[PDB]
RNA sequence: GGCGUCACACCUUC
RNA sequence: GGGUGAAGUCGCC
Numbered sequence: 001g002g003c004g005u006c007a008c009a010c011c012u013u014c
Numbered sequence: 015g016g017g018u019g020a021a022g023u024c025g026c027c
Stems, first nucleotide, its partner, number of pairs: 001027004006022001008019004
């Protein structure tokens, strides 16, 4: 420097 | 059902 995940809030076919 | 939305958490190379 780039990449993936998760938390938080919002909206919602929930 | 899931997706979105600026910086962060944690992992990798």